Released in 2020, the model rests on cryo-EM data to a resolution of 3.9 angstroms. This is an experimental structure of RNA (crRNA) from Lachnospiraceae bacterium ND2006, together with DNA, with 56 nucleotides shown. It comes from the structure "Cryo-EM structure of Cas12i-crRNA-dsDNA complex in I1 state". The entry is indexed under CRISPR, HYDROLASE-DNA-RNA complex. It was solved together with Cas12i. The sample was in a buffer at pH 7.5.
[PDB]
Context: bound to proteins that are not shown
RNA sequence: CAAAUUGUGCCCAUCGUUGGCACGCGUGCUGGAUUGCU
DNA sequence: AGCAATCCAGCACGCGAA
Numbered sequence: 001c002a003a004a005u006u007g008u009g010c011c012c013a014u015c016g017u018u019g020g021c022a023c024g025c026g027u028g029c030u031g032g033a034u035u036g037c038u
Numbered sequence: 039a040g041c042a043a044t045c046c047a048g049c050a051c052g053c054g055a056a
C1' cells in the first nucleotide's frame, strides 16, 4: 500500500483464434557516414 | 569550396562485502 487501462518493442496483402515473437536500461564524451544548389 | 543535422561504434563507471 488497490490504479486493477498499458515496460520497451517487433512481425503482417484478410489486426485477431486467447494472433506470433524478442529484449541491459541510463549518462557522457570521442571517431566514420545522409541531401542540397557551382 | 559559399554550411545544416544525425547514426554506428568505442570506453568509463553504478548495479561489493564484512
Base pairs, nucleotide, nucleotide: 008022009021010020011019028049029048030047031046032045033044036041037040